[PDB]
RNA sequence: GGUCACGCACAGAGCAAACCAUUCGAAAGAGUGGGACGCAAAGCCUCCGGCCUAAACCAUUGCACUCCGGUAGGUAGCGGGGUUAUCGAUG
Numbered sequence: 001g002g003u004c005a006c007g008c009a010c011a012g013a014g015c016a017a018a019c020c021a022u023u024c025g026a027a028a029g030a031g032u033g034g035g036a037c038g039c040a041a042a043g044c045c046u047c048c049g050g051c052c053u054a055a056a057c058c059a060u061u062g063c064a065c066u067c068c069g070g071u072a073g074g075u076a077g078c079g080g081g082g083u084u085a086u087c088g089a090u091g
Stems, first nucleotide, its partner, number of pairs: 004091002006088002014039002019034006037077001043083003047080003050075004057070002
């Protein structure tokens, strides 16, 4: 230097919740701007759980009290996992 793992630092750099203007959407919510609550992956991806929305299509005439159809979406800043990345006090 490359690499497996990790975050009590140190060196940078970065990202941006709420709220607001504004666009897209039926909605959840997303884009873009202004903002900073915080983030060691708060770079990225819906493969495993969950949560949210449910306009359309499909199924459903059903006695519930924890929620809970198929499908469609969203959320990666709910967790797991996959992947790439700055620093090395660390194993």

The RNA (G20A/C92U mutant c-di-GMP riboswitch) has 91 modelled nucleotides. The depositors describe the entry as "Crystal Structure of the G20A/C92U mutant c-di-GMP riboswith bound to c-di-AMP". On the sample the depositors note: in vitro transcribed from linear DNA. Rfam match: c-di-GMP-I riboswitch aptamer. Rfam describes the family as follows. GEMM was predicted in a large-scale screen for bacterial structured RNA regulatory elements. Genes associated with GEMM are involved in a diverse array of functions, including chemotaxis regulation, signal transduction, secretion and chitin. The family is grouped with related families in Rfam's "c-di-GMP_I riboswitch clan". Rfam 15.1 lists 5,092 matches to the family in 1,772 species. On this family, see Sudarsan et al., Science 2008: "Riboswitches in Eubacteria Sense the Second Messenger Cyclic Di-GMP". Its family is annotated with cyclic-di-GMP binding in the Gene Ontology. Keywords: RNA, riboswitch, c-di-AMP, c-di-GMP, RNA binding PROTEIN-rna complex. Smith et al. published it in Biochemistry in 2010: "Structural and biochemical determinants of ligand binding by the c-di-GMP riboswitch ". It was solved by X-ray crystallography to 3.2 A. Crystals were grown from: 25% PEG 550 MME, 5 mM MgSO4, 50 mM MES, pH 6.0, 300 mM NaCl, VAPOR DIFFUSION, HANGING DROP, temperature 298K.